[PDB]
Context: one part of a larger RNA, bound to proteins that are not shown
RNA sequence: GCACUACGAGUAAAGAUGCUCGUUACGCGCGGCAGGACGAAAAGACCCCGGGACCUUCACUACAACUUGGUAUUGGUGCUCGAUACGGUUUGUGUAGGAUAGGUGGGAGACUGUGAAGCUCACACGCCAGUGUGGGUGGAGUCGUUGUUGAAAUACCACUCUGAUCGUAUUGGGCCUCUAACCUCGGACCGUAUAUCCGGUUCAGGGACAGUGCCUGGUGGGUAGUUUAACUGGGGCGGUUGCCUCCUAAAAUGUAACGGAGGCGCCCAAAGGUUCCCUCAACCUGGACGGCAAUCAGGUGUUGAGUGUAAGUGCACAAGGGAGCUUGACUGCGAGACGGACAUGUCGAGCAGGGACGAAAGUCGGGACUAGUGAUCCGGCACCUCUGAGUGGAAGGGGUGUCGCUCAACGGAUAAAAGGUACCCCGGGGAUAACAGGCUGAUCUUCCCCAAGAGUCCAUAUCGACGGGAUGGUUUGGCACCUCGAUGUCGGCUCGUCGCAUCCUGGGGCUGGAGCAGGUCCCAAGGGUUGGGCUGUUCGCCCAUUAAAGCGGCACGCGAGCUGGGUUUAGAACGUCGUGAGACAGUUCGGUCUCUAUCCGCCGCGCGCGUCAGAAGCUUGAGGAAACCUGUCCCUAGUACGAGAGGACCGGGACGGACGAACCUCUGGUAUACCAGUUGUCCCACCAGGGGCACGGCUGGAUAGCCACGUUCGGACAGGAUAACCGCUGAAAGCAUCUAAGCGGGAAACCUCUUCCAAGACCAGGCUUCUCACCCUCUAGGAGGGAUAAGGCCCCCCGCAGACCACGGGAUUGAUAGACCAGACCUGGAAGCCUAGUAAUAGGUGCAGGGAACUGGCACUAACCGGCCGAAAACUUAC
Numbered sequence: 001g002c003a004c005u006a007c008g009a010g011u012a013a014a015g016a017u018g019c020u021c022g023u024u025a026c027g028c029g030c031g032g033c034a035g036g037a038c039g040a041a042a043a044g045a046c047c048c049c050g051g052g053a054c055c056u057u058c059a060c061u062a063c064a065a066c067u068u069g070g071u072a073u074u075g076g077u078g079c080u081c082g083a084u085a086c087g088g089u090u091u092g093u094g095u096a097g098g099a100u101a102g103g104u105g106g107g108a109g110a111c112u113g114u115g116a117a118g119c120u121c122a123c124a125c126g127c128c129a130g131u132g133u134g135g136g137u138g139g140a141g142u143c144g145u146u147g148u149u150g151a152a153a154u155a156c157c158a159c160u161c162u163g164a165u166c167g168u169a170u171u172g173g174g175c176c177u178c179u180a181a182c183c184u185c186g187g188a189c190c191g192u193a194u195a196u197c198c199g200g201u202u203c204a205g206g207g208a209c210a211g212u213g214c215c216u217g218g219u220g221g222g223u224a225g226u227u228u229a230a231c232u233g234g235g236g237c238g239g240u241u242g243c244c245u246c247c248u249a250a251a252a253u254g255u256a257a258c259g260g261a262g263g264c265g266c267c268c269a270a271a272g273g274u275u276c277c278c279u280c281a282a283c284c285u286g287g288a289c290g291g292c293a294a295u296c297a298g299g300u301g302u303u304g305a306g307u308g309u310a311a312g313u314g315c316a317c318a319a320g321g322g323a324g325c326u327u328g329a330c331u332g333c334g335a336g337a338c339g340g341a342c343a344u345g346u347c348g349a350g351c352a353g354g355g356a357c358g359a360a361a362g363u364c365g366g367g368a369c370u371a372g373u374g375a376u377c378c379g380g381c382a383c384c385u386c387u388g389a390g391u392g393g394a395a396g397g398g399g400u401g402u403c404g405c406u407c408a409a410c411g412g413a414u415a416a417a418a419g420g421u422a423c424c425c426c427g428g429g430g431a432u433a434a435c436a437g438g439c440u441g442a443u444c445u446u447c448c449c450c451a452a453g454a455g456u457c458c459a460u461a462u463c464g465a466c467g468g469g470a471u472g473g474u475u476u477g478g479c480a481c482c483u484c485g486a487u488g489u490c491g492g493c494u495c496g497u498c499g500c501a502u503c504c505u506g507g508g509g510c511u512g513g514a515g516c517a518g519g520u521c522c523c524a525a526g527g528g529u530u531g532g533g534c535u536g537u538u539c540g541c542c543c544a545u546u547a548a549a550g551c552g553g554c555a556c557g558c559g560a561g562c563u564g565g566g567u568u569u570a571g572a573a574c575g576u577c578g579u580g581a582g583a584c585a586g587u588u589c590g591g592u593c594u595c596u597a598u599c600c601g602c603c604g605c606g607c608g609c610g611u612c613a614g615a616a617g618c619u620u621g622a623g624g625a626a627a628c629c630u631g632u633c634c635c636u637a638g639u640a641c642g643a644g645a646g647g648a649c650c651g652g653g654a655c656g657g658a659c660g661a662a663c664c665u666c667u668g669g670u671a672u673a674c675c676a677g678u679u680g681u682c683c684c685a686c687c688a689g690g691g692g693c694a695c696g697g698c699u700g701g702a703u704a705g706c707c708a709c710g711u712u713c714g715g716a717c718a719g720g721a722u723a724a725c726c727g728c729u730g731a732a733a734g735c736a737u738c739u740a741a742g743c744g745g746g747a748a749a750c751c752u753c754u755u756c757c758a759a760g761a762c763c764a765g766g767c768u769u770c771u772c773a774c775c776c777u778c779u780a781g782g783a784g785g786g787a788u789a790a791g792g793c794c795c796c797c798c799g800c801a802g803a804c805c806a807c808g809g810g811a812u813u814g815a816u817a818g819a820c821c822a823g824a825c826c827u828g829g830a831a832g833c834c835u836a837g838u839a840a841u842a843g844g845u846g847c848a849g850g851g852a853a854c855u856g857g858c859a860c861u862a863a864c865c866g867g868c869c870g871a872a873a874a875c876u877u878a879c
Base pairs, nucleotide, nucleotide: 002018003017006023007022008021009020010019026608027607028606029605030604031603032602033601035600036599037598039595040594047429048428049427050426051425052424053421054420055419056418059226060225061224062223063222065219066218067217069215070214071213072212073211075178076177078175079174080173081172082171083170084169085168086167087166088165089164092161099148103159104158105157106156110142118137119136121134122133123132124131125130182206183205184204186203187202188201189200190199191198229241230240231239238258242264243263244262245261246260247259265410266308267367268366272326273325274324275323276322277321278320280304282300283299284298285297286296306315307314309372311370312369313368330353331352332351333350336347337346338345342411355364356363357362378404379403380402381401382400383399384398386397387396436483437481438479439478440477442476444472446470447469448468449467453463454462490565491563492562493561495557496554497553498552499551500550503528504527505526506523507522508521509520510519511518530544531543532542533541534540571589572588573587574586575584576583577582609760613771614770615769616768617767618766619765623757624756625755626754629657630656631655632654633653634652635651641646659714660713661712662711663710667708668707669706670705674701675700676699677698678697679694680693681692682691683690684689718752719751720750725745726744727743728742774786775785776784777783778782791869792868793867794866796810797809798808799807816862817861818860820857821856822855823854825851826850827849832845833844834843835842836841
Other pairs, nucleotide, nucleotide, family: 011016tWH014437cSS014438cSS015436tWS030803tWS034597tWS037560tWH042486tWS045486cHH046433cWW056580cSS057059cWH057579cWS059417cSS060221tHH064220tHS068216cWW074208tWS074210tHH075180tWS090163cWS091162cWW094151cWH096149tWS097147cWS097148cWS099153cWH101151tWS108109cHS110155tSS116139tHS117138tHS123133cWW126128cWS126129tHS179207tWS179208tWH180207tSS180208tWS181207tHS181209tWH182210tWS192197cWW220222cHS226417tWS227418cWH228419cWH244310tWS245311tSS248257tWS249256tHH250255tWW262310cSS263371tWS267271tWS268271cSS270327tWW270329tHH279318tWH281301tHS287295cWW290294tWS291294cWH305318tWW314319tSS328354cWH328364cWW332365cWH334349tHS335348tHS339344tHS351365tWH358360tHS358361tHS374407tHS374412tSS375407tWH376405tWH388394tHS388395tHS414416tHS419581tWS421423cHS429484tWS430434cWH432484tHS433484tWH435487cWW441442cHS441443tHS441476cHS443473cWW443475cWW445471cWW445474tHS450466cWW451464tSS451465tHS452464tHS454459cHS455461tHS458512tWW459464cWS461519tSS473475cHS480481cHS487555tWS488489cHS494558cWW500525tHS502504cHS502524tWW503525tWH504547cSS507724tSS513517tWS514641cSS514645tWW515640cWS515646tSS523723cSS524748cWS526628tWS527629tSS528548tSS529549tSS529550cWH535539tHS545549tWH546548tHS547630cHS558561cHS564593tHS570591tHS578580tHS578581tHS610764tWS613871cSS614790tSS620759tWH621761tWS622758tHS636650cWW638639cHS638647tHS639648tWH640647tHS642644tHS642645tHS658715cWW664708tWH666710cWS671702tWS703853cWH708709cSS717753tWS721749cWW722747tWH723746tHS724746tHS729739tWH729741tWS730740tHS731737tWH732736tWH739741cWH760762cHS771789cSS772872tWS773872tHS779780cWH788871tWH790870tHS795811cWW801806cWS809816cSS810863tSS814859tWS814863tHS815860tWH816859tHH819858cWW828847cWS828848tHS829846tSS830848tHS831846tHH837839tHS
C1' cells in the first nucleotide's frame, strides 16, 4: 500500500491478522468497551552529530565612544633659558732658565707726557710660585737670535683650541600678558506688524586657549564578526595524539583494541677515523690497616661482565679494555637495490680531488645497530662567474651552503581566538544514549554436592564453615539487536489474568514431637488473602484486627481507561560552584494530560441461509461457563497426656464474618402529571377560591416502579480415579523389600455431583402433532412462474420485554390499554354554608376533599369492511 484482516505455542530485524505446526470459526449487520493494529497527530523537543542564533567574558581581532600629544586655523609685545653666525678682555704649575714655553706667518725694530715706569686696589687665575688692565700718585723708560731654553718675546699686524664673559643677527623651550583671529544659550537694538528661530550691528566677557580638520599613543564586551580538535564500547569527566624497542602477531613481510611493558625530544671533540695490543664477571687460596668486599699474587673461569642511553638483535674472531697518531663528524658523485597510496625514509660497491692512519694490504662520507625529530610558505645570513624594466650602475630578484616553528592535535585548517543556552532553533541518526523488548548472567535470586563442625554423646531433629555444581530471569549491570518522518516516563485508581517458589484453609513423613504449640521437608493453586496513621511514595515504620494479611510474570500488565503527588521546559528564591553568562543524581513555591473506533479482540442484540417437503410443541445432551472461602462458642472433656501449669486427636451441636444470586412482605432511600403548608410577584374584573414564575421556589409527608442500608437462599451430601504418604501378598537374590506379576487405603487439586448456556454438535440430534394440496408456461427432460394449506409476518392495542430489533400477551368468539365505577393506598380534614370572635382564626357539616402506577368490575373508546409470505426429484442395497 493492500485484503473474503482468528487464536495458541513457535520462528523472524530478537514483541506476527499475513510465515510454521496445530486449535478454533455458518454469511451480513446494530449498540457498547477500549487489549492490539509497536493506533492517529506533530521529518523526537530527551541523547549524539553537523549548522545556526542570541547571551557572557582578563578568547581573538576590530570599530564607536572617551582621552593624550604634535601640527593647521593661530597672532603681538615683554621677559627666562637654550642653540647658531659675528665682534672685543682672556687663558696655558715642567725641568737644561733674565720663563705661570697659546699653535702661528711676517720679527730690527714696537711700547712715553692721549702722564708708562715703581707705589694704591680690584678685575684674572692662583698647584696663591707670580704676573696683563684703570685712574689716584708716578717721571720720561721698558725690549731682541739677548744666553739656557725642542719652539721667543712675554716689544708689534693678521690667523687662533682651552676657558670666566657681554652684546648684536636668527631660531626654539617655557613663563606672565595683550587683543585682533576664534568663542559666549550674557545684555540691548534691527531685519520685524507678527518671532525664546536665524542673521546682523553693538556693549560686556573669555582668548590664541577652547572647538574642529589631519597625524598620533592609550582606555575600550559599548558594539560587531567569529573561533573554541579528535579519538571514545553514547557523550561528558579522565587519559591519549609524533618517534623508537619488545610481546600479542598464529616460524616470510605486514596485522587491530581506552591490549601487555618500557624509552625518546639527547649525549661524546672523543664515546669519531685508523694502527697495534689485551681479555672479562664470578669463585677458591695467600696477604697490615682492609671487614665477602678497595689494590697485590697463584689458580679455576668461553662468556654468566661490559657495551653512553629503553628494549630487542648482536658482539670473546670481539662491536668489550688500553695506548699512539689524527679529523673521512670530507668535496664532486654514485651501478644496483630495500621500503613504499603519495610525501617521507633506508642500504650501497665503485670512480676522482684532497687527506688521516698503516711497512703494506687496506679502512675511513661520525658513533655495534634501530629513537634524539617538523613539510611547504615566508624571511635572515655568507659565498657565486646568474639577472639588472632606454643605457651604465644600483636596489630588488636568482643559484649554492646554512639559519628561524613543544607548528608536541607532531601530513603541520589562521600570522592572530574562550565559554553559556532549561529561551533556544534547524538538518539528520535507532550509525548512539535514557524506557520497554532481546542475548548474557558477572552480581541477584532459588536450589543442590561434600561434610569440619555445633547440637551433653550424635555431621545429617535443627543449623551447616572451607570449597564445588546448577535453576530462574525479579535486581544492579554488560552489549547496542528493532524502534529518534515519536514504542509516553514513577506511584495510586479501575479491571483483571497466569505461575507456584504455599500466606491461610486441605493431606502427610521425620523430630532434640508427652499434650498444648512448634521446627523441617514432601503433596496440594479450589476459594480466600482487612481497614487506618506517618510519607509523593514503591519500599518501609507503626496502630487495631484477621484463618491469613503470600511472592511473582503479563511493555517493572493496565494514561485512544482515570489521575498527576513524583520525575523532565519556560517564573522565582536559598545554599554551593563560576569573574560572568549560568550550573548542581542539592532544596523550596508555581506550573494546558488531545483523539467522532476503520480492522482484529471482547460484552450484548438482530437479519439471511442451512440442518433433503412445509410448519409447531416438548426435549437429549456433546461441548462450555459459574460456584467452591472461613471463624467463634458449646458437648465429647477439665477427658487422653502431664510433676504442675496446662490440655487435646477424632466425632457431634448451635451462631456468625466476607462474598454471590434472586426478591420487594418488612425496614430505608428516591420520587419533575400525588397531597398539604408557605414567601415574593403577576394574573383569573373584584371578594372568596385558584393559577403562571422564582432549582418541583421552598418546606412536611409520600403508593407504584427501581433499589440497599432490607428480606430470603447458597457454598453442600455422596461417588470414581489419584498426589505425597501408608500398606497387603511377594520373586529375581533359600532370608528381606509397597512392585518386578497382582490387591488395597489416600486431599479444598482432577472426574461426576449443584446452577446456568447449549444441535451452524456440518455425526447440524430425539419424541410427537399438524398441512399433506392446485394450476400455467417454456418444451416434456428439467426448470420457471403462480394460487394455496398448516403456520407465520407486518398493520393495530399493549407489557414490570426493550437502545432499535427481538421477546411476551391481546385483537369483538375481546378486559389488551385508556376512560368510568368500586376497593386498597397517600395526603390529612376540600369548597360552599352556618356559627364564635373586633380580628388574625377556630368549630361543625365530615376519615372530608383530592389523587398515578396496585386489585376487581365495566365493551363506553381504540384494537379495523387486511395485506404479505409460506408445502416434496430420485437412486442402490437390505427388507

Shown are 879 nucleotides from a PDB entry: RNA (23S rRNA, nucleotides 2242 to 3120) from Mycolicibacterium smegmatis. The work is reported in "50S subunit recognition and modification by the Mycobacterium tuberculosis ribosomal RNA methyltransferase TlyA" (Laughlin et al., Proc.Natl.Acad.Sci.USA, 2022). It holds a match to the Rfam family "Bacterial large subunit ribosomal RNA". Clan: LSU clan. Lineage of the source: Bacteria > Bacillati > Mycobacteriaceae > Mycobacterium > Mycobacterium (subgen. Mycolicibacterium). It was solved by cryo-EM to 3.05 angstrom. The entry has 33 different proteins, among them 50S ribosomal protein L11, 50S ribosomal protein L31 and 50S ribosomal protein L15.